[PDB]
The RNA from Streptococcus sp. has 61 modelled nucleotides. Xu et al. published it in Nucleic Acids Res. in 2023: "Structure-based investigations of the NAD+-II riboswitch". It was solved together with U1 small nuclear ribonucleoprotein A. Crystals were grown from: 0.2M KCl, 0.01M MgCl2, 0.05M MES pH 5.6, 5% PEG8000. Entry title: Crystal structure of NAD+ -II riboswitch in complex with NMN. Method: X-ray crystallography, resolution 2.5 A. The entry became public in 2023. The model includes bound beta-nicotinamide ribose monophosphate (NMN). Lineage of the source: Bacteria > Bacillati > Bacilli > Streptococcaceae > Streptococcus.

RNA sequence: GGAGCGUUACGUCCGAAAGUCGCAUUGCACUCCGCGACACGGCUCUUUAAAAACAAAAGGA
Numbered sequence: 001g002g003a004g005c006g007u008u009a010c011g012u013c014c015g016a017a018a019g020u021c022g023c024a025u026u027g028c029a030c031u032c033c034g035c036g037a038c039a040c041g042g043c044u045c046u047u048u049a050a051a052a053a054c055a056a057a058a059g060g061a
Base pairs, nucleotide, nucleotide: 001046002045003044004043005042006040012061013060014059019038020037021036022035023034
């Protein structure tokens, strides 16, 4: 460096979701689905995908 780990904000759910700022869009559906961009301490392991702990001074409902 790369993978795996989503545990944590009051304290839950997410972090492949969402929200936000852009850019597009005036569009007739009954199930969804334009594009771009903007967070996270740590712990393992070492091209493997497992193991078991874990932060609100770091993002969103």